[PDB]
RNA sequence: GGCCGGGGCGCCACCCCGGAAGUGAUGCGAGUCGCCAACUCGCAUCA
RNA sequence: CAAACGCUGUAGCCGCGUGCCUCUAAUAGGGCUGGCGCGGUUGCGAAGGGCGCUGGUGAGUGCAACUCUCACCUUCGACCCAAUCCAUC
RNA sequence: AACGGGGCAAAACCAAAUUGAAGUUGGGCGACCGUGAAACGGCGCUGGGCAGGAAAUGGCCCAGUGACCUGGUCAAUGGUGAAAGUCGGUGAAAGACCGACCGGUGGGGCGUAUCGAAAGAGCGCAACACCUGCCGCACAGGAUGGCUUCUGAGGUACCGGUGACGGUACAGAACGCGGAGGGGAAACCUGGAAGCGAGGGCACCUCGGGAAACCGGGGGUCGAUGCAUAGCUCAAACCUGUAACGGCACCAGUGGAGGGUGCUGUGCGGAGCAACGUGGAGCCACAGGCAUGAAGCCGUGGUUCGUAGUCGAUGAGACAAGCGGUGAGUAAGGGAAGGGCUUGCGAACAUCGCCUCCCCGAAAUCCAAGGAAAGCCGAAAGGCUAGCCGCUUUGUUGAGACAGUGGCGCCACGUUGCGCAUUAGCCGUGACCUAAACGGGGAACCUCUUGGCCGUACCGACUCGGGUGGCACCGGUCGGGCUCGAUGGCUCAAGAGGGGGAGAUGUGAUGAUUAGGGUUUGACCCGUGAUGCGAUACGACCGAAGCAUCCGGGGAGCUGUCUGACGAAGAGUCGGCAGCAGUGGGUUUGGCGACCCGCUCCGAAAGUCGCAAGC
Repeated sequence: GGCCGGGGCGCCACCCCGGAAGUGAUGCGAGUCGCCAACUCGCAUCA
Repeated sequence: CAAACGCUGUAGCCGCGUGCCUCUAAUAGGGCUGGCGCGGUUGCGAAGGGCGCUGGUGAGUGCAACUCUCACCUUCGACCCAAUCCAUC
Repeated sequence: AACGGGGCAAAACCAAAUUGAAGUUGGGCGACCGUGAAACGGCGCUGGGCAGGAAAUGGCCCAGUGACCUGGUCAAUGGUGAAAGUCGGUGAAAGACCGACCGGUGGGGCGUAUCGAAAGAGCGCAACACCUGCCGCACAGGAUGGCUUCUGAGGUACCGGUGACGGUACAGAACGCGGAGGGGAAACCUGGAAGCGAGGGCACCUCGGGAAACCGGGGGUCGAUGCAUAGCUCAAACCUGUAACGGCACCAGUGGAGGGUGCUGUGCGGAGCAACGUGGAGCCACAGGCAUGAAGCCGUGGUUCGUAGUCGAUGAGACAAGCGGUGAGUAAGGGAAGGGCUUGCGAACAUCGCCUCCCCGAAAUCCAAGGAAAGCCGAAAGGCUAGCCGCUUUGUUGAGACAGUGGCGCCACGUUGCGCAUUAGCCGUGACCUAAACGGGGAACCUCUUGGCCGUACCGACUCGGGUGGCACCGGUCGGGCUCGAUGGCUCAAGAGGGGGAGAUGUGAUGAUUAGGGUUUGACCCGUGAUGCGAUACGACCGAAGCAUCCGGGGAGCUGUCUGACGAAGAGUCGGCAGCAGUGGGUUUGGCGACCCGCUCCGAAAGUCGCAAGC
C1' cells in the first nucleotide's frame, strides 16, 4: 500500500482500529559459492 | 473468513492485394491511424512526467480584444524527457 | 516490474547569429454485414402557387424532368460534337511560319476630371516587354446550399406507443451577455428555449451619382466545422479567373491590435503518342555494426551459392586564403539551376517568402551627345568590385574519390504501329467490382418506463439547530392512502435512451448458435494436391505464412413413399406429418431428475471479461 472484520451513522456513503497475508529495511540463521559479496527461506519492524 | 497490487501499449519495416497526395525529368525520397485488408517480423515500453494542443473559465495591458498577454481547469498523447543517483535497492 | 522521499529533464529548434513563416509526420470520420452505382436525398431546369416587396434577386410548397452530386476495371460499340483576336503575305497547305493592327497584362515615365496626410489607387498619353485574347477539361476564389461532425439523450408542432420514447417537418449573419432544457455522483460541460446587444459578408438584386476606383437609398439571404496535405464528407449549382484567409519582403507615416504594394494567387491539352534498334550526355541506390595504416570481417527463413579493382593518411574530399584569366544587363521571358545559408546542424519531408547563379534582353526618359536609364563611383574618359573559370612544397579539417553492379528517365536519329475533323470532349451499352450512398444489428456498464412479487405502512422532498469530522434530533410546507401502499427491495419479466468503429504476448469466454446469408444451379469449410507471385546487408537459387488461379474433398441433426418443388412429368436433394438425440424456453425436486413448447446448415464485428506469460 491493498484484503478482511468490528464500530458508528433512521440504511449506505465516510473515518478510525484490529486480524491475516503483497513487496521494501533491521538482526539472525540453513544451502549454492574452494571463499567474500550476492541470492532463497523465514522471522518483529515503520508508535 | 479467503482473499489480497498495477499495466500489457507504441514506432515501424518486408511481402501480396487495393487506392491517394506531395516531390523529381524519372527511378529515388516523405507521408495518408503500420493508408487500408491479410500474413511475416525487428526494436522500444510495460505507463511516470511535460510550459504543447482544443475547449472553457477568470484576470489584465489596453482608444479599441472573440482575436494580445497571464494564470486555472480540460482534451490526448502520435511527440519530448526519463538521469546520475543519494542517503536506500 | 511494485521501499517512500530528493532532485534534473522536456512541446521535436542551437554555439551565436545572420530562420523569416505555417504546415505534414499527431487528437473531424475510419469496425463488421447487406444492397450498390441503381435508389433515398440534394441540386439544376420547366410549369403552377404562397409570403414579403414599388419592381427584382432570392425564400417556401406542388407536379414533371435530367449530359448534374454519382465511381473503378475490362470489352464491344454507337449518339452528339468544338476551337484558335482581326487582316494581309509565302506556302498544296496558315489556328501554327512572317508582317501590320486591336486586346489583355508588366515594369517604369509624363499628365491629372479624381480619392488620399503620405505611400498608394482611378483615369489619360505614347514607347518597350510578355501572352493563341479562342475551344475542351481540370483547378482556384467568394456568397449561399446541404454533406461529415457538433448543437443533439436538446426545442416546437404533428403522428405512433400505456409509458420511457420513436418517426417526420421546422427554427441560429458572425460574436458578446443570459440560462429553459440536456449530460454528470459532484465540480463542471453543452446550450437555434426565449430574450438583449451587435449591423457584417455576398466575385447578391435594384434605383441614383461618377470617366472610373468608388459613394448613397431601398431590398433578398446568411449557425459553427472541413486552418481535415492524402482513403470519407467538404459535392452538384451561381458568379469570377487571382478578385480570398494567412504568411513573408518592402513603402508610408499618426510609428499600431493599422493603411498600401509584390509574390503565394490558374494549370494541362489542342497532334502527336506507344513499342523497338542505334548513338550522346546526365541522374538515383550501394545501408548498418565491430573495427581501421584506414584495410578487413559479419549479417540467411535455408543454401560448405557468389560480391573485380585503381588511387588513397609520403593526405581522398570539402572549405578557406592567395595568384592568374574573364568581368557585370534593370522590367519581362527562359533554365531537368541552386540556398537553412557563418559553422556542428541538433529531426525528416515538402511549401510560401526572401536571396543567389546562368541564357536572352528592351523602351519611355535624361544628357556636356561619350553615355546614363541598365552592378558601384564617374560629366565623360576611365576606374573598381561582386560573380564565374582555372591553378597553387598555400593553409584548416580529416577518409574516402574514381570505378563496378543494378536501375531511371531525357535528347537526336531511324524503323514499325496507331493517330493528326466525324478529332478532343461529353453522353450512352454489357459484365464484374467497391475506404461514395442507403440500410442493419450490437453486449458489459449507466439511467429511465410499464407490469408481477415481497415487505410493511407513514415516510418522502426542500429548507437547520446545532451537533456528528456527515448522516438523525428538529421543525415549516407539501405529498399521498391506511384497498394498511406509497415507495422500498426484488439474482424478477417485458421495454426505452446512452454506450459500441486504432495492427502488434499466448489462450479462452461473452458479444452470438445473434446481424446476415444458404439449403444439391448449393452458402461455406478443408487440402499435408498443382501452378504462380512471395523473407529483412547486395545479387542468385530454394522459398514457409498469406494471396490468386486450377483441380479435387466435405456440405444442410438422424430415421420413415409422409406430399409439392430443384432435378427431366424419372432416381436422388430440399420444404409439410411421424419417431429419436441434442439444444433452448417455460414447468420442476435440499439436488440432478421429470413434464410441455421450438430448432438442428454456414456465420461476423466493435465493445466487455477471465486465465497464463512479460515488465
Annotation
An RNA from Comamonas testosteroni KF-1: 751 nucleotides with solved positions. Entry title: Cte-U537ins-Branching,Ca,inactive. Primary citation: Ling et al., Nat.Struct.Mol.Biol. (2025), "Structures of a natural circularly permuted group II intron reveal mechanisms of branching and backsplicing". Taxonomically the source falls in Comamonas testosteroni (Bacteria, Pseudomonadota, Betaproteobacteria, Burkholderiales). Keywords: CP group ii intron, Cte, back-splicing, circular RNA, SPLICING, RNA. The entry also models calcium and potassium ions. Released in 2025, the model rests on electron microscopy data to a resolution of 3.06 angstrom.